[PDB]
Context: one part of a larger RNA, bound to proteins that are not shown
Molecule: 18S, nucleotides 1 to 1147
Organism: Solanum lycopersicum
RNA sequence: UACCUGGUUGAUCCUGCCAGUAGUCAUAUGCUUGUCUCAAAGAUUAAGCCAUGCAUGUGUAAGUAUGAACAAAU
RNA sequence: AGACUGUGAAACUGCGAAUGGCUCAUUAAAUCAGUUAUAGUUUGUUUGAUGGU
RNA sequence: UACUCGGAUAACCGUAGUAAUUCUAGAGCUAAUACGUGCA
RNA sequence: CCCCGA
RNA sequence: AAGGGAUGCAUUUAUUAGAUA
RNA sequence: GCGAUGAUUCAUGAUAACUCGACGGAUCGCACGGCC
RNA sequence: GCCGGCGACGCAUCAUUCAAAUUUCUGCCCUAUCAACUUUCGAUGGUAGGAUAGUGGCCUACCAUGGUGGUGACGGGUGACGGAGAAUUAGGGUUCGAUUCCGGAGAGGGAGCCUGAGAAACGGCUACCACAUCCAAGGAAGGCAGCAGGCGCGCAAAUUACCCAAUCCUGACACGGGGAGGUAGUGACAAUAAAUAACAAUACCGGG
RNA sequence: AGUCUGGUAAUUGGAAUGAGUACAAUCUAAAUCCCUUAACGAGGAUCCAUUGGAGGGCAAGUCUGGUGCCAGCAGCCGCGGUAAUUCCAGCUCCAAUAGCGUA
RNA sequence: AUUUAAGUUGUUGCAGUUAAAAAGCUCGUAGUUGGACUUUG
RNA sequence: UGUUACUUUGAAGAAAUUAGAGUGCUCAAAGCAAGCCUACGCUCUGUAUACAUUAGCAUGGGAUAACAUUAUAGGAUUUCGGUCCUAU
RNA sequence: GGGAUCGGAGUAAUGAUUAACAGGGACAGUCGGGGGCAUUCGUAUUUCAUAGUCAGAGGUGAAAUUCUUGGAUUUAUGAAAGACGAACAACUGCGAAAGCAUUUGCCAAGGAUGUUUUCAUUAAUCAAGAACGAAAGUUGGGGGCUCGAAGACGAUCAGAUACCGUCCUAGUCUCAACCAUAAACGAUGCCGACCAGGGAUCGGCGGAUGUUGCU
RNA sequence: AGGACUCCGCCGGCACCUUAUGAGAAAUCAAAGUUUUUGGGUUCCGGGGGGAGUAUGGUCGCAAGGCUGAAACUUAAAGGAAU
Numbered sequence: 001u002a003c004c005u006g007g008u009u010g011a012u013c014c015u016g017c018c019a020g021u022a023g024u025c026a027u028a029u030g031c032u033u034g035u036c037u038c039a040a041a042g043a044u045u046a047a048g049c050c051a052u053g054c055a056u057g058u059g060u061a062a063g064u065a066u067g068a069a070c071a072a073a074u
Numbered sequence: 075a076g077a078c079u080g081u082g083a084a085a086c087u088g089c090g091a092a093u094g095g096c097u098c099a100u101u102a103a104a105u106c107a108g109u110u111a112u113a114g115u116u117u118g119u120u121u122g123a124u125g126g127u
Numbered sequence: 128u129a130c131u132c133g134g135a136u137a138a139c140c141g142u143a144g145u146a147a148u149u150c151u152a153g154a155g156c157u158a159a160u161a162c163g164u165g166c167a
Numbered sequence: 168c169c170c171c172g173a
Numbered sequence: 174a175a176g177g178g179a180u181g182c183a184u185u186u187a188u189u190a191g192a193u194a
Numbered sequence: 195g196c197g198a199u200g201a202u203u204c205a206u207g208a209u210a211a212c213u214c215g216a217c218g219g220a221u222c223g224c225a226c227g228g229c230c
Numbered sequence: 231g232c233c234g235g236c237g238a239c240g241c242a243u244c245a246u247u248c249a250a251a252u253u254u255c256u257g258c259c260c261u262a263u264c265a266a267c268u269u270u271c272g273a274u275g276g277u278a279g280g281a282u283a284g285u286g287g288c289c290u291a292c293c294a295u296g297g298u299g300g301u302g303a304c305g306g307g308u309g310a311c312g313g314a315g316a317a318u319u320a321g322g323g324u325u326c327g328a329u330u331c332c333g334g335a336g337a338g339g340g341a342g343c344c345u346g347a348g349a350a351a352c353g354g355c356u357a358c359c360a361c362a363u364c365c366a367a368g369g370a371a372g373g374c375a376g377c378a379g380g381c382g383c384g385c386a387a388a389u390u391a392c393c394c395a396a397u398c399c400u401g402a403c404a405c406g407g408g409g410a411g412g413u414a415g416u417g418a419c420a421a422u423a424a425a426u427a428a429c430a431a432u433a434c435c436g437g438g
Numbered sequence: 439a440g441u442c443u444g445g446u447a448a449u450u451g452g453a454a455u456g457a458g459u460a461c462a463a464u465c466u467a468a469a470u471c472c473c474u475u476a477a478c479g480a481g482g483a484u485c486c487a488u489u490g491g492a493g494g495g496c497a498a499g500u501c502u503g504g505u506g507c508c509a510g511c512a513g514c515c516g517c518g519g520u521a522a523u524u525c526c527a528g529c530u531c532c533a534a535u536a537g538c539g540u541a
Numbered sequence: 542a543u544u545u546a547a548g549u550u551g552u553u554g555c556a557g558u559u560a561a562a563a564a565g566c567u568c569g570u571a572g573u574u575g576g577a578c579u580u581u582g
Numbered sequence: 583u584g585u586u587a588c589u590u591u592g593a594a595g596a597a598a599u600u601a602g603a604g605u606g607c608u609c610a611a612a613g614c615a616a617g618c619c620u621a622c623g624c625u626c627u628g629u630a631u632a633c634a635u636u637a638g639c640a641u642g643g644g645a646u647a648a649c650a651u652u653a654u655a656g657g658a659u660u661u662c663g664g665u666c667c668u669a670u
Numbered sequence: 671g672g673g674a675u676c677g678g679a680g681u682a683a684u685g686a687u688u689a690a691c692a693g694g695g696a697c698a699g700u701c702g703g704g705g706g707c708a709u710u711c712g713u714a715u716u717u718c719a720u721a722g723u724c725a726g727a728g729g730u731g732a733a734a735u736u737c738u739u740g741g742a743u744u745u746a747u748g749a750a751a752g753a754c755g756a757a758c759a760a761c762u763g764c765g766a767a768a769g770c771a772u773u774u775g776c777c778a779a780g781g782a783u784g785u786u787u788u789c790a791u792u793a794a795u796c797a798a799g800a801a802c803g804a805a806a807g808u809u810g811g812g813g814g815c816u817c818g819a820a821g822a823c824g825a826u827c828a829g830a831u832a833c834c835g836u837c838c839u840a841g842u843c844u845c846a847a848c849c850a851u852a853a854a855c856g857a858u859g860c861c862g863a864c865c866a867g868g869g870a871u872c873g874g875c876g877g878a879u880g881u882u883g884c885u
Numbered sequence: 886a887g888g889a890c891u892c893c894g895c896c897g898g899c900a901c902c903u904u905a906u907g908a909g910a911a912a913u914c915a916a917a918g919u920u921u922u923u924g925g926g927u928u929c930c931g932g933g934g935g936g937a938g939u940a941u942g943g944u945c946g947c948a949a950g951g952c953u954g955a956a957a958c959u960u961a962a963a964g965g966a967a968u
Stems, first nucleotide, its partner, number of pairs: 004020004010968001012966003022544003027541005035423001037421001041416001042383001048381003052378003057089002063086002069081002087402001096336003106257003112251001115250002121245005128220001132163002139155001142152003169178003181217001182215001183213001185211006197204001219239001221238004227233003259307003266298003273295008311333003315326004338359002341356003361372001363370002389414001391413003397410001398408003429451003432447007456485001458478001460475001462474001488534005493515002499529001501528004510517002548923001555931001557929001558912002563928001565802001567800002572795003577687001584649004588643002591640002600632002604614002616625003658681011692792001693789002697784002701780001705777004711755002715751005726737002763770002807848006817841001821837004859927003863919002866903003871898008880890003884887001907914002933960003942953004
Other pairs, nucleotide, nucleotide, family: 006494cSS006514tSS008015tWH008963cWH009011tHS011967cWW014560tWS015963tWW016962tHS017961tWS020496tHS032418tWH032536tWS036422cWW037611tWS038420cWW039419tHS040417tHS044386tWS045383cWS045384cWS045387tHH046382tSS047097cHS051379tHS051390tWW054409tHS056090tSS058401tSS059063cWH059086tWH061223cSS062237tSS063159cSS064158cSS065083tHH067082tHS075076cWS084138cSS085137cSS086159tWS088401tWS092346tHS095337cWW099335tWS102308tWH104258tWH108637tWS109254cWW110253cWW111252cWW114252tWS115283cSS117248cWW119247cWW120246cWW129165tWS129166cWS134161cWW135159tWH136158tWH137157tWH138156tWH140154cWW141153cWH145147tHS147369tWS159161tHS164220tWH168179cWW172175tHS173174tHS184212cWW191203tWS191205tHS199201tHS226234cWW251284tWS262303tWH263941cWW264304cWW265299tWS265302tHS266303tWS272275cWH272293tWH273296tWS274296cSS276287cWH282284tHS287292cWH314597cWS314598tWS321554cWH322552cWS322553cWS331596cWS336375tSS340357cWH344351tWH345349tWH346348tHS351354tHS352355tHS360373cWW365368tWS374378cWH376409cSS377409cSS378390cSS384386tHS384387tHS388415cWS392467tWS393395cHS394410tWH395412tWS396411tWS402403cSS413468tWS413469tWS418536tWS422610cSS426487cWH427453cWW428452cWW432449cWW453481tHH455480tWH457479tHS459477cWS460476tWS461475tHS463473cWW464472cWS465471tHS466468tHS480481cWS487535tWS491498tWS495513cWH496513tWW497532cSS505508cWS505522tWH507519cSS509518tHS512514tHS512515tHS550932tHH551932tWH556562tWS556930cWW561931cSS565767cSS566766cSS566801cWW569798tHS570797tWH571796tWS588645tWS590641cWW593638cWW602630tHS604615tHS607611tWH613615cSS614628tSS615627tWW619621cWW653686tWS655684tWW657682cWW689790tWS690791tWH692790tHS695787cWW699782cWW700781tWW702779cWW703762cWW704778cWW709773cWW710772cWW713753cWW714752cWW720746cWW721745cWW722744cWW724725cHS724741tWS724742tHS725738tWS725739tWH725741tHS726742tSS728735tHS729734tHS730732tHS732825tWS734824cSS734835tWS760771tWW765768tHS767802tWS782873tSS783874tSS803850tWS803854cWS804851tWH806849tWS807948cWS808947cWS816842cWW818840tHS819839tWH820838tWS825833cWH826830tWS827829tHS830832cHS849949tWS858917cWH865916tWW869900cWW870899cWW885886cWH904915tWH906915cWH909911tHS909912tHS910965tSS913917tWS916918cHS933962tSS936957tHS937956tHH938939cHS938954tWS939955tWH940954tHS946948tHS946949tHS
C1' cells in the first nucleotide's frame, strides 16, 4: 500500500469456487494482566414482570398571621 | 395602652409540574431530510407601545 | 359606600366514623391580589 | 361625530 | 335650534370609504 | 387629505344596530416631601 | 385639608419574542409465486352548511363520476423509528445507523376526559381488558421503556453510593428544589502514553 | 601474529529508578485518584509476561520420549496403519506482546 | 455478523462458439437509443 | 419574451463528527485553550477555513441534447380609419 | 389618453435546409426446390387376374419361427390401391424460422439488381401482447401400400423383456381441431462503422469481343 | 438484336482458401478483430458442483405436458482446452 497465496492434473494452461490474509466507536467468550490518561456499559431475546427507597415542588421590603409560636420590648 | 408594621411554622391564594429523563413497540411518501407557505391559525411568558369627556 | 361593598372558607378549635389510605362526616371562629358585587 | 326633534 | 337617544374597549351582522398617478 | 404587498373588497376609518361581554385596579412595599 | 415620589402585582389590545399546528416541492430497503386498487358505510371533485385556533370530505345534506397504477398503484416482508452520522474505502462502492444532537412516537393494551397559555398528560383522572398488592373479606390502592435494585429472559450488560460545588432548569424566589447533571464505586467495550532493566570490569566467542 | 571494536554468562562490581508503601501538602461540595514530595522500597533485580504456533499456505525443529489409522490433529491441502518435521510431552525456536486466541 | 480481498454483481468494470449463460423464429406497445444542416471571419 | 436539461458564480444553509489553521495538556489519544511581560496589567488575545449528493432559489454562458413550433401565415412591419368600453 | 375589436393602403429578396452507400413507397426487366389452390406424369412396392413353368422359396454368422404340388419363389402381360418423387442434386438456390425438389395453370407475396421517380426521419432494438413453429402425441372422419413402438414368436446367451430374424397393433398419408416442444446448432441475438489477400460460385446490371447444324 | 460461351468491372447472397499486423485458456476465429490504450445503440441471459427444472402456488392444455419456479440439505471440487 490501486497486492494476493494454498487446493482439481502424471504434468500444463484455464474457468470457477473453497480456504487462507486484514479491519470493524463489534458483540460474546477463553486465557492473561504492573503503571498513566480517556471511557461505553439490560439496545439485540421479554414495549416481559416488578419488592423497597428516591426522581417536583415552590416565599419576596412588596397577596392573606391573633399558632393559645419564638425573640426582643412595653 | 397600643389596629398591624422583629422573625415566622401551618394554611388559603399564585405559579410550576406539558421541560427534563427513559425507550424504539407501532409506523415504508408515513416519520424524517433539505426546501417552502400561513393573504389558513393559536401562542402563559419576555420586550415595546397603547387603554374614553 | 367610593375616605373603599357583601357573603363564605382554610389553618386553628373540638365531636367523630372506618381494619384501612394526603379515606371521610358534623359543629364553633377569622383573612384576601380567593369568591361574588359595585362609584369607576 | 351620527340620529330623532318642540 | 332647546331637549332627548346613541356615544370607552371588545363582541356579531350589514352598508360605506380605502382615490388618482 | 388619502398608508402597505408580487398579489387581498388588506391595514385602518365612518355609519346602523347587536351582546344579557370573567374587560375598563374596592390590591401591596418603601420613602417622606411640597402647598394651605 | 390639598398635592405629590420610586417600585411590586394584576386586567385588556396591537406588535415582538418563545413555539406549535397544518402545509409546498424532491427524495426510502426486499417482493409481481402481489395487477389492478378505491367508491353502499367518503373513494375523487362541486355547492351549501356544521365543527375546529384555523385550511381541508375534517363531518353532514345534495349533486357529479371520478382518483391511483409496469415511471410498479394496491397488497405483502422487514430480526424497519428517520436524519446528523458509523465501519471500510485508489476511485466508484458495500454495509450499518436501538443509543447521549435534531425530529417523531409511547408510557402494560385500547378508548375517553378534566385542568390549563400549552396535554388526548399517564411519577393526572375515568372505563374496559390483561396482570397484580392489601383487607378485620364490608372495601381499598395499583403502573420503573426515570435512578438504583430484583426476578425472568438470554451468548450478552455495573452501586438498592455521595452531592447540588460545576453545567443549566424551575418556583412567590439572589436564598428552596433538581437520581436532570455531576462525583466516586464496578468496568481488559473501545482508545492513548508507557516498566519488566542500564552500565563497567573479568571469562568466553567474532570481525576490522 | 597484532591490537582496536562488537556479541554472550543464575560470573564479579558499584550506579539509576518506579511498581509498592507512606509524614505531608495539594486535589474535592466532602472524600478518592492523579500531579508534587520526607522516609522506606531490586540481583536468580521470585518485583518470575503472557497468548497462539514451529509440513505447506505462513515467521519458526527432517531434536528426544510416548502412541501405532488407536487417541487425536487439521479453517483448506493433509498427518496418524511400530523408526510421526503435523497427534500426546520435554527441549529449542517463531509471531505479536500487556496483550493474545476462538465463535 | 459485516467490510476488504471481489473486475466472484462489473456505472467506472465482468461473462454468454466449446468452461454456468443468445429466447426456435418473426412482429410489436411502453421503455431505451436516433444522420447531416442555420454567424463565420 | 417557446419550454427544459447541462455548465459557471453566488445566496442560503445546525452543532458534534470528517478534513483542516493556531496552540509544547511533560509526549500522545485529547482539550480549546493560552501567550506576554511583572503591573493592580496587556495582546480589540484565540476559539480560522474547506467540504456538505439530490431537490429548491438567484446571476453569466448557449456548444452539446431533449420537447414544442412552421405554408390557405390568425406572420413581421409602419401608416390611415370605423366601432365599443373606460381615465387624468 | 389608454384598452378591446373590425378594416384599408403600404413596406420586404416577403415566408418551405439538404435528399443519408438511413428508411418507406412507385416503376422496370428479371430470378427462386418461397406459400396456397387445382391439375399432369413417373418407376417401384403390395394385392389380384390370366398364362407359363415345377420343389423348393424365404431369411441368417449359422439357423429357426414362417410359406409350399391345394403350385410357393421365379417369368411375361394387365389392373387396382396407397405412399414416395431416385439418377440430375452441387461446400448450389428460396424462405423469419420450422422448412421447401415430378409437369402445367391460377392466386397473392418477396429479395436483389436498375433508376437524374416519389415521401422526407417516417428509424434501430424491444417489457406487455401477438403470428408461425420438424418429429412424436391427443380427439374425430377418411385412407390404410410400405414401414412399424406395444404384443407374440423364432434364435443367440450363464440369463436376453435387447441387438439379428419372422408376423403384427397404434402410428406412418390426408382433412378438421389441439399440442408449442428438439443437438428447433453456426451450441455464436439484432442494427451500424471500420479493419488483409485470393480464386470459385448464385442473382442483377455495365462494358469489351468473335464463334455458334441457333431464333 | 437476343440467347449459349469467352474477357473486365460494379452491387447483393451462400461459402471456401492463405495469412497475423489482431484476438483467445487454447481449440480456433477475417471475426469470436478494432478491449486495463477498458464507453456506437439495444434486447435476452449466466454467478462453484448437486439437490432441480424437483416441491409448492399461479397460468395454459382434453390429456400428454408446456410456461413461471424455490428451499431445506449436501459437496471441494465438477468442468473447458491442450500435453